[PDB]
RNA sequence: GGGAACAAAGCUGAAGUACUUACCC
Numbered sequence: 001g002g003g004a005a006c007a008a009a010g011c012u013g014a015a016g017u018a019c020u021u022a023c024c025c
Base pairs, nucleotide, nucleotide: 001025002024003023008021009020010019011016
C1' cells in the first nucleotide's frame, strides 16, 4: 500500500479515505 473487516469491537465528533484493533497478502 491492497484485500477483508456480512461498519465487528472501539475510537472520533459539525464521525471518518474503517481512523484503531482483530484476518490475509